[PDB]
Context: bound to proteins that are not shown
RNA sequence: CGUAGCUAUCAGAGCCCCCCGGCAUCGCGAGC
RNA sequence: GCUCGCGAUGCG
RNA sequence: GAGGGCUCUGAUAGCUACG
Numbered sequence: 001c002g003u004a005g006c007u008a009u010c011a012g013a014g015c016c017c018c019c020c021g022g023c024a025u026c027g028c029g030a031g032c
Numbered sequence: 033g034c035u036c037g038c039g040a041u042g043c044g
Numbered sequence: 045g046a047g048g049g050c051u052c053u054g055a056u057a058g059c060u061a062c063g
Base pairs, nucleotide, nucleotide: 001063002062003061004060005059006058007057008056009055010054011053012052013051014050015049016048017047019045022043023042024041025040026039027038028037029036030035031034032033
Other pairs, nucleotide, nucleotide, family: 018046cWW021044cWH
């Protein structure tokens, strides 16, 4: 002067995984 | 019209 | 709106190796 490798952080984008407890639509049963 | 229970398909 | 795993890109920082 460069390249390659390893870490550690942040920054972003994908594969998911598991939650959360409401709301919509429709069906069925019951009550008012 | 609403409330409750079960189911289903979705939404945030 | 949260928790966890995996993968890819960038930036910063430190460390190696080689010519």
The RNA with a sequence from Homo sapiens has 63 modelled nucleotides. It was solved together with Double-stranded RNA-specific editase 1. The depositors describe the entry as "Human Adenosine Deaminase Acting on dsRNA (ADAR2-RD) bound to dsRNA containing a G-G pair adjacent to the target site". The entry also models zinc ions. Method: X-ray crystallography, resolution 2.7 A. The entry became public in 2022. Crystallisation conditions: 50 mM MOPS pH 7.0, 17% (w/v) PEG 4000, 200 mM NaCl. The entry is indexed under Protein-RNA complex, RNA editing, RNA BINDING PROTEIN, RNA BINDING PROTEIN-RNA complex. The 2022 paper behind the entry is "ADAR activation by inducing a syn conformation at guanosine adjacent to an editing site". On the sample the depositors note: Generated by solid phase oligonucleotide synthesis.